Context: one part of a larger RNA, bound to proteins that are not shown
RNA sequence: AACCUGGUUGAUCUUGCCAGUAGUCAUAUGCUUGUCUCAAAGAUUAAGCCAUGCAAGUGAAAGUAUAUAUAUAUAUAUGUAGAAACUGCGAACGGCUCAUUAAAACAGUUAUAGUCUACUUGACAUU
RNA sequence: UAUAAGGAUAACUACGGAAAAGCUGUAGCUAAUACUUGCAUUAUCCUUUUGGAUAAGUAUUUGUUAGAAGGAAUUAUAACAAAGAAGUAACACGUAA
RNA sequence: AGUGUGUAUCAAUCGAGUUUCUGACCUAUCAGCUUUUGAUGUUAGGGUAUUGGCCUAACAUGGCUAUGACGGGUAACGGGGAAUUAGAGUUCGAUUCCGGAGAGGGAGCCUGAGAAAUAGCUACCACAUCUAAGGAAGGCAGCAGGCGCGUAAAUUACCCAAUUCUAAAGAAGAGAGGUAGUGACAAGAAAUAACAAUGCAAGGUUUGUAUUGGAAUGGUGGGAAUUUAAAACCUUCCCAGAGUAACAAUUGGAGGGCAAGUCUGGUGCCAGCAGCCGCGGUAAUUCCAGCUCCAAUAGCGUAUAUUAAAAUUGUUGCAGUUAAAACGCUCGUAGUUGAAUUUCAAAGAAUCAUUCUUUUUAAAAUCCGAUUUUGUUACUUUGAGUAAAUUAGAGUGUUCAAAGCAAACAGUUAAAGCAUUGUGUUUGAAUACUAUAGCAUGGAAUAACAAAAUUGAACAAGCUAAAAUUUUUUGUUCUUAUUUUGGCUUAGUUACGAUUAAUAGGAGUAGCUUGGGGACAUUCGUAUUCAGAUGUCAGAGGUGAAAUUCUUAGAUUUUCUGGAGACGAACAACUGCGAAAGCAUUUGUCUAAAAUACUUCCAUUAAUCAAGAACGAAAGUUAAGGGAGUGAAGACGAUCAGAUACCGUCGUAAUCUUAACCAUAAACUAUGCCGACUAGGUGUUGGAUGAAGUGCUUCCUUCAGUACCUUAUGAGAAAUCAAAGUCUUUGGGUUCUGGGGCGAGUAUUCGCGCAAGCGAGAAAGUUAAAAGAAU
Numbered sequence: 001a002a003c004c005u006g007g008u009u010g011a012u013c014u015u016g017c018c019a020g021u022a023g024u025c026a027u028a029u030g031c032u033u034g035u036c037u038c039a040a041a042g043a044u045u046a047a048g049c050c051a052u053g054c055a056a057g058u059g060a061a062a063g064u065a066u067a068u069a070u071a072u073a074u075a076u077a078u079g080u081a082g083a084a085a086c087u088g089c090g091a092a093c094g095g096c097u098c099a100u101u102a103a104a105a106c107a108g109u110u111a112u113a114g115u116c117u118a119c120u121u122g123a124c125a126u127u
Numbered sequence: 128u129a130u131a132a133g134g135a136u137a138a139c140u141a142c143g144g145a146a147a148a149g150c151u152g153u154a155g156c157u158a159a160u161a162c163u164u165g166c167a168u169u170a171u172c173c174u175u176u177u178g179g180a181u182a183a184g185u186a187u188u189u190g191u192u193a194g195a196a197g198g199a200a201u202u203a204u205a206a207c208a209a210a211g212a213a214g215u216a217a218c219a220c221g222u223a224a
Numbered sequence: 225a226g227u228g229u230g231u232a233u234c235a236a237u238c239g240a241g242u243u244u245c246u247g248a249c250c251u252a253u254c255a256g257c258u259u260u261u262g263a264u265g266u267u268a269g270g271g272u273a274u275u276g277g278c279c280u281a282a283c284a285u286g287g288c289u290a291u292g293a294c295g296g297g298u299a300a301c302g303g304g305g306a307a308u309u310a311g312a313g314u315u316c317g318a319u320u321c322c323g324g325a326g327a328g329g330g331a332g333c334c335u336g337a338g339a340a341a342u343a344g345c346u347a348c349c350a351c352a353u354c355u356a357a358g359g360a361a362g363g364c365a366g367c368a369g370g371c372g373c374g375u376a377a378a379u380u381a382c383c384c385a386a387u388u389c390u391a392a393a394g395a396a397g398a399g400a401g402g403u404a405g406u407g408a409c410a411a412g413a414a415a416u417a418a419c420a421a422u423g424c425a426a427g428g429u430u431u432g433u434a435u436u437g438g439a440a441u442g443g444u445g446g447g448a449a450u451u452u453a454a455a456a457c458c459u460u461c462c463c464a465g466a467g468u469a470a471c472a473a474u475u476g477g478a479g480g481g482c483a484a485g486u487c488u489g490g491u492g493c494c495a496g497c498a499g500c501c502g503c504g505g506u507a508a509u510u511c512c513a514g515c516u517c518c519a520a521u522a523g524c525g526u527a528u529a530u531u532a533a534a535a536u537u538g539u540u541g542c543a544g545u546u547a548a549a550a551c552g553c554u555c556g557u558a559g560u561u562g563a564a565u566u567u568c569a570a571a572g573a574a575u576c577a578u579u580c581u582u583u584u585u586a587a588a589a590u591c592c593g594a595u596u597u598u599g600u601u602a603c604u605u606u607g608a609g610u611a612a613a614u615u616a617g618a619g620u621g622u623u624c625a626a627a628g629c630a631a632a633c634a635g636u637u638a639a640a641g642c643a644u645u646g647u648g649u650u651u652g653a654a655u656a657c658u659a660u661a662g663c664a665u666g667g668a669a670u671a672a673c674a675a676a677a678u679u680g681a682a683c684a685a686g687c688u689a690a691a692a693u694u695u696u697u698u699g700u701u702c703u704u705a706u707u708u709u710g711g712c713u714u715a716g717u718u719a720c721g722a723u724u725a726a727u728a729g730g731a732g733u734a735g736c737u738u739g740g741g742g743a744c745a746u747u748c749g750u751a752u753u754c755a756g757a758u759g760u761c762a763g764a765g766g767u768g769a770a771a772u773u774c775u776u777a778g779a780u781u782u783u784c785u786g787g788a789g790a791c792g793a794a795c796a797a798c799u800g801c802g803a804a805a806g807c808a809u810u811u812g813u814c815u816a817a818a819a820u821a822c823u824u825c826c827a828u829u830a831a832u833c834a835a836g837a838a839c840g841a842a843a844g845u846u847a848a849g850g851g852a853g854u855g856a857a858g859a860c861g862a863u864c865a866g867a868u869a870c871c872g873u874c875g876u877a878a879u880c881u882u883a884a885c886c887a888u889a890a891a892c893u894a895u896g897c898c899g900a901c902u903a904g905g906u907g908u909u910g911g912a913u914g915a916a917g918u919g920c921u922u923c924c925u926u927c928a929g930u931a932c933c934u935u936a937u938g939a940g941a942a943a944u945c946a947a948a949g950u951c952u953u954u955g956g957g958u959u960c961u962g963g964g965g966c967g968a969g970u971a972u973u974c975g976c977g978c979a980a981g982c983g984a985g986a987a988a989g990u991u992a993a994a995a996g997a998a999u
Base pairs, nucleotide, nucleotide: 004020005019006018007017010999012997013996014995015994021532022531023530024529026528027527028526029525030524031523035413036412037411041406042373048371049370050369052368053367054366057089058088063086064085068081069080070079071078072077073076074075087392096326097325098324106247107246108245111242112241115240116239120236121235122234123233128217132163133162139155140154142152143151144150168183169182170181171180172179173178187210188209189208190207191206192205193204195202216229218228219227220226249297250296251295256288257287258286263285264284265283266282267281268280269279270278301323302322303321305316306315307314308313328349329348331346332345333344351362353360354359379404381403382402383401387400388398389397390396419437420436421435422434423433424432425431426430442471445463446462447461448460449459474520475519476518477517478516479501480500485515487514488513489512490511496503497502535954542962543961544960545943546942550959552839554837555836559832560831561830563724564723569584570583571582572581574579589596592593599673600672601671602670603667604666606664607663615656616655619629620628631650632649633648641647642646643645679721680720681718682717683716685714688711690709691708692707694705728829729826730825731824732822733821734820737818738817741815742814743813744812745811748792749791750790752788753787754786755785756784757783763774764773800807801806844885845884846883847882848881849880853879854878858874859873860872861871896958897957898956900950901949903934904933905932906931907930908929909928910927911926912925914923915922916921917920918919938945939944964991965990966989973984974983975982976981
Other pairs, nucleotide, nucleotide, family: 001003tHS004533cHS008995cWH009011tHS011998cWW014547tWS015548tHS016993tHS017992tWS020482tHS032408tWH032522tWS037626tWS038410cWW039407tWS039409tHS040407tHS042372tWW045373cWS045374cWS045377tHH046372tSS047097cHS051369tHS051380tWW058391tSS059063cWH059086cWH060395tHS062227tWS063159cSS064158cSS065082tWS067082tHS069079tWH086158tWS088391cSS092336tHS092338cWS095327cWW099325tWS101301tWS102298tWH104248tWH106302tSS109244cWW110243cWW113197tWS114242tWS117238cWS118238tHS119237tHS124232cWS125214tSS126213tWW126214tWS127213tWH129165tWS134161cWW135159tWH136158tWH137157tWH138156tWH145147tHS145148tHS160229tWS164217tWH174177cWW184185cHS184211tWS185212tWH186211tHS194195cHS194203tWS197199tHS221222cHS241273tWS241274tSS246659cWS252293tWH253972cWW254294cWW255289tWS255292tHS262265cWH262283tWH263286tWS267277tWH271276tHS304317tHS304612tWS307313tWW311541cWH312539cWS312540cWS321611cWS326365tSS330347cWH333340tHS334341tWH335339tWH336338tHS342345cHS350363cWW352361cWW355358tWS364368cWH367399cSS368380cSS378405cWS382453tWS383385cHS384400tWH385402tWS386401tWS403454tWS408522tWS412625cSS413624cWS416473cWH417467cWH418438cWW426431cWW427429cWS440467tWW440469tWW441466tWH442465tHS444464cWW450458cWS451456tWS451457tHS452454tHS452455tHS466469cSS481499cWH482483cHS483518cSS491508tWH494504tHS495504tHS502510tWS537963tWH538963tWH543549tWS546941cWW551959tWS553838cWW556835tHS557834tWH558833tHS568585tWS573580cWW575578cWW588597cWW591594cWW591595cWW605665cWW608662cWW614657cWW617654tHS622626tWH629652tSS630651tWW634638cHS644645cWW686713cWW687712cWW687713cWW689710cWW693706cWH695704cWW698702cWW726828tWH735819cWW737817cWW739816cWW740799cWW746810cWW747809cWW751789cWW758782cWW760778tHS760780cWH761778tWS761779tHS762775tWS763779tSS766771tHS767769tHS769862tWS770861cWS771861cSS771872tWS797808tWW798932tWS802805tHS803839tWS832896tSS840887tWS840891cWS841888tWH843886tWW844979cWS852879tWW853878tWH855877tHS856876tWW857875tHS862870cWH863867tWS863869tHS864866tHS867869cHS886979tWS886980tWS888889cWH895948cWH902947tWW913924cWW935946tWH936947tWH940943tHS944948tWS954955cSS964993tSS967968cHS967988tHS968987tHH969970cHS969985tWS970986tWH971985tHS972984cWW977980tHS
C1' cells in the first nucleotide's frame, strides 16, 4: 500500500455478532533509559481559592528649575548641567482563560449615497 | 498694549492632624506650549502690467433656488436670506567655514 | 536663508461601528409560536456618532411556523485546521495564527479620539484582609509559587543581546519577548562492536561459524578554542580512557487465533491465569518457578477515548419469501419522480486508412448589392478578487534525515566586471489547493421556465387629441400659421395565427358483456327444536370402558299438523367476483365493476406518496329485540397417583338482527406498489377474429385475467423463485421497515378510546452467542 483470521455444529453452508489486529501533534499510567538533535507541558476536574514577590511607563537640538551642581571670564557676569515637581503623552495594547453563546457568535461575500476616526501623511483659514 | 497682555496653582517654606492607609489640613508663595484674554487682505464694477468704488463666518443648521461626478444624488459645487461653533502661534530649537 | 511643537477645515491613512447575501450538532415523549410588557407594519417625534421600535406617542392587525419555527439538550467558543482517509467519508478542533466572548457574581458610570476599560473608578450581593475596636483598605482566568480539586501537568531562576512594543520615541523601559531549569508528551538521527588466528561445520583441497588476541572507537573524566546578555549546550582541538569491552537491554510471548517448546521441576477444578476460544479434577505444551527459543527494541506493557476493521448505517454502497425487517387495506395534501414533439446537415483544409478544425445552409433588425446582432434560469467552462501557518510542491547535501529558508562563486586577496588609482559578485526565498455561496465570463447538448386562438398580431389606408420642427413684428415680454414625430378610433391586405393522440392516463359510447361485487325488499328448502296430536311397551342416551343423564306420569323409536329460530348442503372445483376485510336459496328493485370493441372525446391530466381520512374478520363494550341449536363461564359423572384437563351429561354469558361503538389477527401471494425486458408447454374464466359441426354449436387465431408442469452457463445460503431474474457487469421510478440475544413491546409519558385497551415507546442492567437452510 483499495488486504483479514478464531469462535453457532456430530460435521456443513449461510445469516449474525463477539474476539483478535493496525493507527491516533490523544490522554492517563506500569516497567525499563547509554546517547544526540528536536521540545508539548494545571484545558477536560472548581471561570474554585489565593501567602510573598514581581508584571506600564516615559526627558541626549527643541514646554516648565534663584533645591542644587558645575565650565569659562572675575563673593558678580555669562553659560552648561540638574535631584525634584507641575505639564504632556501612553497604559483602549499585550498576556490570560473558553465560563456563557445554537441562526446570534463565527466564516466567506456585500452595503455603508446612514457614519465616527488620536498618532501618522498631504493639502492649507474666515465676522 | 503689540519689542507681548490677564491671574492662580503645585512642588517649595512652616505649623499640624491619623493606630493603620497610595490619608491629608492651613498660610505665604511662583512657573509653564497648564489655564484665560487678545494685536489687514482677497475678489467683484469704473479707469490701461496703474488708481478709485463695492462686497467678505470654516464646520454646523434652517428656508429659497441653480445643479463636476456617480449605475443611482435631495452629492460635489454656485447663489440668495438668516442664525452659528470654533479658529487662524503672546510657544521651543537653529542651515555658507 | 533651516527645524521642532501647536492649530481650524478637507482629504489620505491606522482603524471602528453598523449593515447584504449564504452556511449549524442532537431533540417532536418539544407543534403551533409571537402580539396589554413593541410582536409585525404605517405616521410623527425624540434619542444616537449615524441608520434603525433604538425610545415615546398616535394609528393599523399583522409577522414567523415540518425546508422542523417555538422550546429543550449539548461534557457546544467559531474558523483556518487535526486524526484516519483508495475513493466516498467518519471522528476531532481548550490548545502557536485570525475573529469573538469574559475578567468573583450582577450592575452602573467617569476619563479620553478610542474603554461600558478592569494591576480605571462606584455600589449592591458572594468572599475577605489590617484595625488602636473609632475606622480603613482588598480581588492571579498577567508571570512564578501555594492551597483545593483531581486520572492528569514544571522555577517565587537569569536577561532585555535578538524579536517587537510604548514614551518627552537612540542612548530608557517591557516576567511582551528571549535564555536556561524541570520534561522517556510526542518527533528525528543514533551505540551496545569490528577483524585476524585457531577448533568445529559443510564442500575435498575450498567456503561458512564456537575457542582464543592483536588492531579500530565513542560515551565517560579534565582542559582549551569557541559559543553566550551572562551561563550552559553544540561543534572543534588537546589531554585522559574498555575485555567479563561489569562502560551489564529491556518489555511481552512460545495450544489456537499468532511467530517460537507435547522443554525441566512444583501446584492438583485448588491456587490461579488468560482481549477470545480456553488451560487446571495428578504425566498441565496456558497456572508457579527454571531452562531454551521468538517478536519489537531504548523502548515495550496497561487503561480509557477515537479512526480503520465496517459495502455492520450503505450518495458511491446494505438488507426486508424462509435468517432481523413490507405500514391490515385503500384514498390522499405536502414530498419525490415526469411519454414523444420542434435546425437535419454538407463540403474543404490541417494531420495519423484516423483525428482535430474551418468554411456554408433559412429569417428579422443594422451599417457601407456587400458587411455584424437576436429568449431567461438551472447546468457547465473559463476567470476575477482570494490571510499566512498548515497542506501539496519546486529550489536548496542542516554532518544526512526530521528540518530550515538559505546559499553559491572566485580571489593567499587578482583574473574579471565598471568609473575616468576608486570598486566583491551571482543570487534564492517558487508554483498550486485556498467554501459547497456571491461576482464577472465562453457555451450549439441536457434540463427547467416564458408567452398559450371559447380568439390574437404583423402591415397598408383615412380621422384625430400629445410632443417637436419650420415660420414671425418690438431692446421685463406679446397674439397667428404650415409641417414632422410618437399615442388613439375605424374597411382592406399576410404562406396570416393552435403538434402528437403514448402497447400512459381520464371520459364516452356499444353488445339478451360478465360475475356467490354492495344495499333494500321478497321467497324456498331442509334438518333441528318446541307445542299439539299418534301408535308402541322397557329400556334409551352416552364412552378406551362406563357412569352422571333421561325413561311406566309411557322415554327412545314411528307418522302427522301447527309454530319457531338457524343455515343454505349434495351439486361445488389446483371454480367465479371483491380495495382488502369478505362474498354462495328464489325472484324483484336500487346500485356499482372490469375486460372486450371503437378512423368517439380530451390533450398530459400522471406514478408512488410524510400529514390527514375512509373501509377494516373473530372477540370485547353499550343499548333494544330475538334468545332454537351451538355454547367462554359455571355444575356434576368419570378418567387418573391426583385431573380443577382431554372424555361424557347439563348449562347460563355469547353466538343471530337492528342501533351505536371498538380498530386489532399467521388481517400471509410471511414477497410494498407501479415500469419495462426476459421461455416454453399443459390447462383455465371472460370477450373479439377466422374456419367446419348442425341462425346456433363446435374448433382455430388473439386479447385481459388465472393457475400448474418442465427449463433456467438466470438468481440465491439452499429450500426454492418466471420472480426472489435482467443487482461488484451494483443507478427504470417511488413509499415503508431493520441493524446480535435477553431486558421489553416491559417502564415512563403523550395522543386516542366508554372501558377493554390501542397507537406512539425507552433506559439502566444482563449475555456469547441467536437464527435460517441443509447433512

This is an experimental structure of RNA (18S ribosomal RNA, nucleotides 1 to 1245) from Plasmodium falciparum 3D7, with 999 nucleotides shown. It holds a match to the Rfam family "Eukaryotic small subunit ribosomal RNA". Among the 73 different proteins in the entry, which are not shown, are 60S ribosomal protein uL16, 40S ribosomal protein uS5 and 40S ribosomal protein eS1. Taxonomically the source falls in Plasmodium falciparum (Eukaryota, Alveolata, Apicomplexa, Plasmodium). The 2015 paper behind the entry is "Dynamical features of the Plasmodium falciparum ribosome during translation". Method: cryo-EM, resolution 4.7 A. The entry became public in 2015. The entry is indexed under RIBOSOME.